The RNA (RNA (RNA14mt)), together with DNA, has 61 modelled nucleotides. Herbine et al. published it in Nat Commun in 2024: "Structural basis for substrate binding and selection by human mitochondrial RNA polymerase".
Context: bound to proteins that are not shown
RNA sequence: GCGGCGCGC
DNA sequence: GGTCGTCTGGCGTGCGCGCCGTTACACCAT
DNA sequence: ATGGTGTAA
DNA sequence: ACGCCAGACGACC
Repeated sequence: GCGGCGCGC
C1' cells in the first nucleotide's frame, strides 16, 4: 500500500 | 508558439485507532 | 497417520 | 451500477 472487517467524535 | 473550446473520464462530506490473511478444500485409499 | 494429490471456467 | 465539472485533444491562430 491492496482486500475483508470492527470501533470513537 | 501559442492557443484552446470543447469533450470525455474519475472520484464521490472531514478526522482518528485495532485485528486478520495472501484461495485451500477435499478426497484419497495405504 | 500421512503423505499424495486432484480438480476445481 | 450514476452525475458532473475540470483537464487533454483535434482543430485554431

The sample was in a buffer at pH 7.9. The structure was determined by cryo-electron microscopy at 2.74 angstroms resolution and released in 2024. The depositors describe the entry as "Cryo-EM structure of Substrate ATP Bound in the Insertion Site (IS) of Human Mitochondrial Transcription Elongation Complex". The entry is indexed under Mitochondrial RNA Polymerase, Nucleotide Selection, Nucleotide Discrimination, TRANSCRIPTION, Protein-RNA-DNA Complex, POLRMT, TEFM, TRANSCRIPTION-DNA-RNA complex. The entry also models magnesium ions.